[PDB]
RNA sequence: GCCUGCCUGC
RNA sequence: GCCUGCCUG
Numbered sequence: 001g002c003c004u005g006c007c008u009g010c
Numbered sequence: 011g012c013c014u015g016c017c018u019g
Base pairs, nucleotide, nucleotide: 001016002015005012006011
Other pairs, nucleotide, nucleotide, family: 003014cWW004013cWW008010cHS
C1' cells in the first nucleotide's frame, strides 16, 4: 500500500 | 490508531 470491520482529526 | 490476512522500503 491493498483487504475486513471498528475507532478517529490524529 | 486497533483487528484479519496479503504485499512492501